[PDB]
RNA sequence: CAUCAUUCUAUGGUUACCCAUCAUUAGAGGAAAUUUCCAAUAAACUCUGGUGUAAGGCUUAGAGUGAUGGUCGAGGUGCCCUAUUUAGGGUGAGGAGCCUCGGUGGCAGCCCCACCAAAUCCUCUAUUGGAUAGGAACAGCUGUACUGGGCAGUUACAGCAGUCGUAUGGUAACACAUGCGGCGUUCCGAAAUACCAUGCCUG
Repeated sequence: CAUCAUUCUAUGGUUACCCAUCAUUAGAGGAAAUUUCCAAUAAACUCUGGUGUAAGGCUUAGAGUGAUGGUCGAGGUGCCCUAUUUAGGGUGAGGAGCCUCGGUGGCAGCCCCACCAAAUCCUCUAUUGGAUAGGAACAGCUGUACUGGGCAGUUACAGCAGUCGUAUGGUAACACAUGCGGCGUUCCGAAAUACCAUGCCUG
């Protein structure tokens, strides 16, 4: 130093009505959750003032004994489920509302554990509108491999399609060709497919 009253000053103080709390009206204040991020929320609730309901210390100016010169504490007080109900087990996040200092037990008084109680109730347990996991229908042809051996698929691929890069034949015309190399597509946020890449036939 903040901070409840005790209190003395009044040359302040609206006396059929100021004042604390309540019915009423206006505005501004936040999490955990979610699977990645962002913002959205969004009620609780917070605060700024009159007047109507009941006593009186009153809001205005300064201090003494006090409680510490740090404060009032540390317990509580919800809900969900259960034919263990005087009980058992699960319990995330954030707000308003009082019991105080009880008594029992136990090596007992108070240190220390266990016990029966105040008044609790409210909400979000979200989730949308996006960026972003992963999924589907598709991707020409052969070729390998998956088998005891085959037929269908599916893939891992490996070349030829293809595609973009580049200059070689060139231009007066864009279009052909040569050379050189790397590379699916469109959707949706979300799958979802009971079984899935394996089904079938046959020694």
Molecule: IAPV-IRES
Organism: Israeli acute paralysis virus